Method: X-ray diffraction, resolution 2.5 A. The entry became public in 2008. Solved structure of RNA, 174 nucleotides shown. Bound small molecules: O-(2-aminoethyl)-L-serine (OLZ). On the sample the depositors note: In vitro transcribed RNA from the Thermotoga maritima MSB8 asd gene. An Rfam search finds the family "Lysine riboswitch aptamer" in it. Gene Ontology term of the family: lysine biosynthetic process. Crystallisation conditions: 18% PEG 4000, 0.1M Sodium Citrate, 20% isopropanol, pH 5.7, VAPOR DIFFUSION, HANGING DROP, temperature 293K. Entry title: Crystallization of the Thermotoga maritima lysine riboswitch bound to L-4-oxalysine.
[PDB]
């Protein structure tokens, strides 16, 4: 020095979990109800049913919320923090049943991403907010190569790779 391990570190709008008056949610789903229309007719998309005394639209009267999501700062876990993608599972989405889609949620997974941001498409949201994917622009950590200054190891030009990485303390083993 190479390998394999273990333990302390560092990027800075570093990530997540939580808690919160209050706005949005929304004069909206929903409840009662007038007209009138559909005329065999029920949800995001699709099979197949009960109801016809059934059941769906349009415009209205009279009432009228809630979840989620978002919150001033704070707490607490932290540095693959942790996000997404896939699978595998539960819950929700119509009166009812089944496939698929979406939305929560457990678990598996080196398949992707080093971080955050700005614009642009897109996707979840009721949405402007929040989140999520991707492109593309710099920017930042961090080493690697190139190079200039300084000289005992630092500044700073360029250039490129990924956190399966870097800096360290170590143990083990070629």
């Nucleotide at each position: 020095g190479g390998c394999c391990g273990a333990c302390g570190g560092a990027g800075g709008c570093g990530c997540g979990c939580c808690c919160g008056a209050g706005a949005u949610g929304a004069g909206u789903a929903g409840g009662c109800u007038g007209u009138c229309c559909c005329a065999u007719c029920a949800g995001g998309g699709g099979a197949g049913g009960a109801a016809u005394c059934g059941g769906g639209g349009a415009c209205g009267g009279c009432u009228g919320a809630a979840a989620g999501g978002c919150g001033a700062g704070g707490g607490c876990g932290c540095c693959g923090a942790a996000g997404g993608g896939u699978g595998c599972a539960g819950a929700g989405u119509u009166c009812c049943u089944c496939c698929c889609g979406c939305u929560c949620u457990g678990c598996a997974u080196g398949c992707c991403u080093g971080g955050g941001g700005g614009u642009a498409u897109g996707g979840g949201g009721a949405a402007u907010a929040c989140c999520c994917a991707u492109a593309c622009c710099a920017c930042u950590g961090u080493c690697a190569c190139g190079g200039a200054g300084g000289u005992c190891u630092c500044u700073c030009c360029g250039u490129g790779g990924a956190g399966a990485g870097c800096c360290g303390u170590c143990g083990g083993u070629c």